[PDB]
């Protein structure tokens, strides 16, 4: 710079209330 | 309201170049 991996938040979607 | 699952972006860790 790049790759994976965790997790957070956004924002589509799809499903269930 | 919400709550999975999916994708997209954006941040942050850790592990490898």
């Nucleotide at each position: 710079c790049c790759c994976c991996c965790c997790c957070c938040c956004g924002g589509g979607g799809g499903g269930g209330g």